[PDB]
Entry title: Models for the T. thermophilus ribosome recycling factor and the E. coli elongation factor G bound to the E. coli post-termination complex. This is an experimental structure of RNA (ribosomal 23S RNA) from Escherichia coli, with 22 nucleotides shown. Keywords: ribosome, ribosome recycling factor, Elongation Factor G, TRANSLATION. Yokoyama et al. published it in Embo J. in 2012: "Structural insights into initial and intermediate steps of the ribosome-recycling process". The reconstruction used 338,823 particles.
RNA sequence: CGGCCGUAACUAUAACGGUCCU
Numbered sequence: 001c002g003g004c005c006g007u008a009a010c011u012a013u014a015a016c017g018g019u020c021c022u
Base pairs, nucleotide, nucleotide: 002020003019004018005017006016
């Protein structure tokens, strides 16, 4: 011993992608 954003079959969630700083 971090944040901001987008995302799959009804939604909600987002495995996923991006991006800023360590």